[PDB]
Context: bound to proteins that are not shown
RNA sequence: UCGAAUCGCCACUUCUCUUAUCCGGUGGGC
RNA sequence: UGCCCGCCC
RNA sequence: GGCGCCCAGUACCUUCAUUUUCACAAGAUC
Numbered sequence: 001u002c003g004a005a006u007c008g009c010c011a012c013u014u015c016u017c018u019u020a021u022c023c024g025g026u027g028g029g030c
Numbered sequence: 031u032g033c034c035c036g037c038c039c
Numbered sequence: 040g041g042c043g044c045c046c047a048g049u050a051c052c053u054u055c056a057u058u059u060u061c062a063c064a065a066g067a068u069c
Stems, first nucleotide, its partner, number of pairs: 008042003024038007
Other pairs, nucleotide, nucleotide, family: 007066cWH046050tWS048050cWS
C1' cells in the first nucleotide's frame, strides 16, 4: 500500500435446577 | 379436602 | 438484567450557520 459493506455494551448480563411447579423464598389454623 | 391467616428478602 | 439516546446532570448557563430542501453517517468502530 487500504478507497471500501457491517452501526449496543457491561469485571450488575456473562452460575445451576424446575414447569403435576410456594412464578423470590418460607410458616401456621381449620 | 380446600380455603383462610401470616413472616423474611 | 443494568446502563446507554447530547450540561459527568435536571440547574436552565453556553459554540454550532453559506453543507442555504432527500441523496452510503461528509461521522464512528475494526
Method: cryo-electron microscopy, resolution 2.47 angstroms. The entry became public in 2023. This is an experimental structure of RNA (SrRNA-6) from Trypanosoma brucei brucei, with 69 nucleotides shown. The entry also models magnesium, potassium, sodium and zinc ions. The entry has 76 different proteins, among them RNA-binding protein, Ribosomal protein L15 and uS14. The sample was in a buffer at pH 7.6. Entry title: CRYO-EM STRUCTURE OF TRYPANOSOMA BRUCEI PROCYCLIC FORM 80S RIBOSOME : PARENTAL STRAIN.